[PDB]
Context: bound to proteins that are not shown
RNA sequence: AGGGGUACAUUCCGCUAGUACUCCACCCUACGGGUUAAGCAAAUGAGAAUAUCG
RNA sequence: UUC
RNA sequence: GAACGGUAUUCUUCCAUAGAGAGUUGAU
RNA sequence: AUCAACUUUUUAUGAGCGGGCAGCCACCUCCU
DNA sequence: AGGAGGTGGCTGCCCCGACCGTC
DNA sequence: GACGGTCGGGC
Numbered sequence: 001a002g003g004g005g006u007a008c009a010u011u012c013c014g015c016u017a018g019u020a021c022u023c024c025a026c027c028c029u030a031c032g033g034g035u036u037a038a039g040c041a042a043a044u045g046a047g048a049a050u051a052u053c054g
Numbered sequence: 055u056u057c
Numbered sequence: 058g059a060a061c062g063g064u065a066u067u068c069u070u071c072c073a074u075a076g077a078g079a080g081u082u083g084a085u
Numbered sequence: 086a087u088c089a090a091c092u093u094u095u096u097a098u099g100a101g102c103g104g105g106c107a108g109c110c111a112c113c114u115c116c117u
Numbered sequence: 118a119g120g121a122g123g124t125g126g127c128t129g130c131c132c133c134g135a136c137c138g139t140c
Numbered sequence: 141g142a143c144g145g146t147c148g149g150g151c
Base pairs, nucleotide, nucleotide: 002024003023004022005021006020007019008018012104013103014102015101016100025035026034027033028032045070046069047068048067049066050065051064052063053062054061055060056059057058072099073098074097075096076095077094078093079092080091081090082089083088084087085086105130106129107128108127109126110125111124112123113122114121115120116119131150132149133148134147135146136145137144138143139142140141
């Protein structure tokens, strides 16, 4: 660079656009790198709370 | 279930 | 009583830019 | 007291396009 | 098999009078 | 004693 997700005063339900944040491959060395690598299980996450039981 |  | 597991729930996952005010941290 | 970073109050600015649904049922397709 | 969702089809989209609470 | 709010049923 490409792709996904999240949010967005602007009544609300959405769509488009844009913006902002975040995420998406291999080797590790394997918390810092290269690969030139475009990554397509990327929120299909993560965290907290309520319990009812083993 | 473990502690 | 805590943790681990399931079975149900729920709840949070940030508006941007610019200009001011206040508070917190590092440097003078 | 001055500069850099973070939390917070506040001022301004911040695209355009639509909008009628709720419930129930049966059947159907899809992905694997 | 287990979850989406669709396709059609139908029914709705209320109100006036008592009675009670509060002033 | 007189305004709203919900309840009782109306078809």